[PDB]
Context: one part of a larger RNA, bound to proteins that are not shown
C1' cells in the first nucleotide's frame, strides 16, 4: 500500500427474521462416482462439476470394442 | 449380373 | 503429399463461467513526501449508484453508475386485409 | 363476421408522446 | 423528482 | 444546494 | 400532496469496470512445441 | 498406422453411493357427464 | 375404418 | 385447404 | 387448453388412491426396434399413508400450480428454451449466521488467517559442557646421591 | 709417594 | 731448571 | 739436603638421577546435560487481531508441552467512558 | 477536533 | 457458553 481480527462505526443483499412451497423417505426418469466389460469413447470435480459439452447414442452420429480389409491413402 | 454381413472384387 | 477428436489449456489465439450489476477502478497534471506512497478518491449531507451538492491542494479526465437499445402499462395520427362487428 | 357494407370499436404496426 |  |  | 395509465433508475430484458482463480475448453475452430507416416 | 472404409457390439452394464427431477402417498380428492376463457410459435413434399 | 395408438 | 392474421397444428 | 364451473357417484379402505413391474396381443417411424424406440390395449397390481440429521427456492402477477409451443429431429424430451391461465402468505427489524461495500484502528500477515508461528517428545548428524577414573608434559619446592670443575686444608 |  |  | 712443584686424600658449592606432596596444562571415559542444524514424524495451540484471559519484565510456585497462576512493575496495550491539556 | 490521566 | 488445525520449493 493491501489483507485480516472471534476491533470499532455506518450501510447494503431472500442473508437473517417473518411466510409458503420444496429436497432429503418410496417408485420411476436421468447425469456422476464405483465397481464391471473387449469396449463400457473423451470433456466438466467445492460454490463456480453432476437433465453440464450432447438443442436428439436401434445403424449413421462414434470417438471406443471385435472381426474382415487399404497403404500418394476417406480427403486437399 | 454374381460373390460377399458389408465395405469391396468378378 | 494428405490424416489424427494423439499429448501439453502450466506455451497459446479466440470463446466462457467466478466473485459480480459489487460500486467501484484508474490515469494525466499539479502538489505534499528522501523514498514506497499519498492526495484527488478524504470529510458534511444524499443516492439504487465515486449519484449528486457543499467544503477541501487540488483541477480535470478514463474505465465503471446512470442515460442512450429491446419489450410491457395509456393515448394520437396514418392504414383497413387474411384483422375488428356497432348501427 | 361464413358473407353484403363498414373502418365505428378491438386488433395489427410504423411516426408520436408519455409526466 |  | 442535491434530495427527502 | 395534486394531476395522471402510470411517481420516482415505473415492470423485466440486452448491457458485466481494473483484475482474481495458471478456472473451463487443443474434442467447435485455429495454433506454438511433443508426436508414425 | 495414434491414419482409413465396413459389418457386429459398447457408449443403455449394476452390490452399491451421491446430485438434478417426474409420479405419488389422496376427500382442498378419484372415477363419469356437461359446459367455459389464453398467450406465444411453426408449416413444403410440411401442416 | 378400428375400443384404442393410428389406416385409407 | 394452406409457403400465411386466410388453412392446420389446437 | 388445462386448471376452473355444474351435476353424479365412491366414503377413509394400501382403497374406486397410487401406476412401479411383468405377460399377451398391437400400431407408426425406420433396411432393421434382440441388446436399445414412442405409443396404444387387456391382463397384473410393488413401494409408497406427508418423510432423521439436515438442507434448497421464492418479495407480486412472484412462489405455488396447470396447460401450451418451440429448436435438435426418420422415430425418440419427466430435460431446455420460450407462452399464457388461475393465483397466495409474510417482511415486526439489523441483535444473530453467510458475504460484500465505505472510513477507521492494530498487526510478528504479504504464498495475505486455508496466514505466521511456539514448545515438548521421536529421528539423523555434529559440536560441547559434566562425568568414577585413565595417560602424558611443564615448573618450581623439599630431600638423598652427586660427575667434570671451583673454594679451602 | 714423587719430581 | 733455583740454593 | 732445603725451597718450589706435581700425586693423593678430606670437606663446602655443583648438573644429571632418585625420593615425595602437591599446583598447572592436554589427551581420553560407563555414563550423563543441555545446544544448532536437518526433516516435520506426533501432542496441543504460547505469541502475533482485544490471538479469543491484553502482552511484557523481575521473582515465586505449579504443570506433558508451549505455559499457568500469584506479588510487584512498564505500555513497547485494543474497544468504550468521566476529566485537565492543546489546537 | 486532536493528545494525556481516570474508570468499565 | 463454546470456536482446533491446515505439509516442499516455485507465487
Nucleotide at each position: 500500500u493491501g489483507a485480516c481480527g472471534g476491533g470499532g462505526a455506518c450501510c447494503c443483499g431472500c442473508a437473517c427474521a417473518a411466510g409458503c412451497g420444496g429436497u432429503g423417505g418410496a417408485g420411476c426418469a436421468u447425469g456422476u462416482g464405483g465397481u464391471u466389460u473387449a469396449a463400457u469413447u473423451c470433456g466438466a470435480a467445492g460454490c463456480a462439476a453432476c437433465g453440464c459439452g450432447a438443442a436428439g447414442a436401434a445403424c449413421c452420429u462414434u470417438a471406443c470394442c471385435a472381426a474382415a480389409u487399404c497403404u500418394u491413402g476417406a480427403c486437399a | 449380373c454374381u460373390a460377399g454381413a458389408g465395405a469391396u472384387a468378378g | 503429399c494428405a490424416g489424427g477428436u494423439g499429448g501439453u489449456g502450466c506455451a497459446u489465439g479466440g470463446u466462457u463461467g467466478u466473485c459480480g450489476u459489487c460500486a467501484g477502478c484508474u490515469c494525466g497534471u499539479g502538489u505534499c513526501g528522501u523514498g514506497a506512497g499519498a492526495u484527488g478518491u478524504u470529510g458534511g449531507g444524499u443516492u439504487a449508484a465515486g449519484u449528486c451538492c457543499c467544503g477541501c491542494a487540488a483541477c480535470g479526465a478514463g474505465c465503471g453508475c446512470a442515460a442512450c437499445c429491446c419489450u410491457u402499462a395509456a393515448g394520437c395520427u396514418u392504414a383497413g386485409u387474411u384483422g375488428c362487428c356497432a348501427u | 363476421g361464413u358473407u353484403g357494407g363498414g373502418c365505428a370499436c378491438u386488433c395489427u404496426a410504423a411516426g408520436u408522446u408519455g409526466a | 423528482u | 444546494a442535491a434530495a427527502c | 400532496g395534486a394531476g395522471g395509465a402510470a411517481g420516482g433508475u415505473g415492470g423485466g430484458g440486452a448491457u458485466g469496470a481494473c483484475g482474481u482463480c495458471a478456472a473451463a475448453u487443443c474434442a467447435u475452430c485455429a495454433u506454438g512445441c511433443c508426436c508414425c507416416u | 498406422a495414434u491414419g482409413a472404409u465396413u459389418u457386429g457390439g459398447g457408449c443403455u452394464a449394476c452390490a452399491c453411493a451421491c446430485g438434478u427431477g417426474c409420479u405419488a402417498c389422496a376427500a382442498u380428492g378419484g372415477a363419469c357427464a356437461a359446459u367455459a376463457c389464453a398467450a406465444a410459435g411453426g408449416g413444403c413434399a410440411g401442416c | 375404418c378400428g375400443c384404442g395408438a393410428g389406416g385409407u | 385447404g394452406c409457403a400465411a392474421a386466410u388453412c392446420c397444428c389446437a | 387448453a388445462a386448471a376452473g364451473u355444474u351435476g353424479u357417484u365412491c366414503u377413509c379402505a394400501g382403497u374406486u388412491c397410487g401406476g412401479a413391474u411383468u405377460g399377451u396381443a398391437g400400431u407408426c417411424u425406420g433396411c432393421a426396434a434382440c441388446u436399445c424406440g414412442a405409443c396404444u390395449a387387456c391382463a397384473u397390481g410393488a413401494a409408497g399413508c406427508u418423510g432423521g440429521a439436515a438442507u434448497c427456492g421464492c418479495u407480486a402477477g412472484u412462489a405455488a400450480u396447470c396447460g401450451u409451443a418451440g429448436a435438435u429431429c426418420a422415430g425418440c424430451a419427466u430435460g431446455c428454451u420460450a407462452c399464457g391461465g388461475u393465483g397466495a402468505a409474510u417482511a415486526c427489524g439489523u441483535u444473530c449466521c453467510c458475504g460484500g461495500g465505505u472510513c477507521u484502528u492494530g498487526u510478528a500477515c504479504a504464498c495475505a488467517c486455508c496466514g505466521c508461528c511456539c514448545g515438548u517428545c521421536a529421528c539423523a548428524c555434529c559440536a560441547c559442557g559434566a562425568g568414577a577414573g585413565u595417560u602424558u608434559g611443564u615448573a618450581a619446592c623439599a630431600c638423598c646421591c652427586g660427575a667434570a670443575g671451583c673454594c679451602g686444608g | 709417594a714423587g719430581u | 731448571a733455583c740454593c | 739436603g732445603g725451597a718450589g712443584c706435581u700425586a693423593g686424600c678430606c670437606g663446602u658449592c655443583g648438573a644429571a638421577g632418585g625420593u615425595g606432596g602437591g599446583a598447572c596444562a592436554a589427551a581420553u571415559g560407563a555414563u550423563u546435560g543441555g545446544g544448532g542444524u536437518g526433516a516435520a514424524g506426533u501432542c496441543g495451540u504460547a505469541a502475533c487481531a482485544a490471538g479469543g484471559u491484553a502482552g511484557c519484565c523481575g521473582u515465586a510456585u505449579c504443570g506433558g508441552a508451549a505455559g499457568g497462576u500469584g506479588c510487584g512493575g512498564c505500555u513497547g496495550g485494543a474497544u468504550c467512558a468521566c476529566c485537565u491539556c492543546c489546537u | 477536533g486532536g493528545a494525556g490521566g481516570u474508570g468499565a | 457458553c463454546a470456536c482446533a488445525u491446515g505439509a516442499u520449493a516455485u507465487a
An RNA structure (16S ribosomal RNA, nucleotides 930 to 1551; mRNA molecule, nucleotides 1 to 25) from Staphylococcus aureus subsp. aureus USA300, in which 564 nucleotides are resolved. An Rfam search finds the family "Bacterial small subunit ribosomal RNA" in it. The literature on the family includes a 2001 paper in Science by Yusupov et al., "Crystal structure of the ribosome at 5.5 A resolution". Gene Ontology terms of the family: ribosome and structural constituent of ribosome. Ions in the entry include zinc, magnesium and potassium. Primary citation: Rivalta et al., Life Sci Alliance (2025), "Structural studies on ribosomes of differentially macrolide-resistant Staphylococcus aureus strains". The reconstruction used 408,831 particles.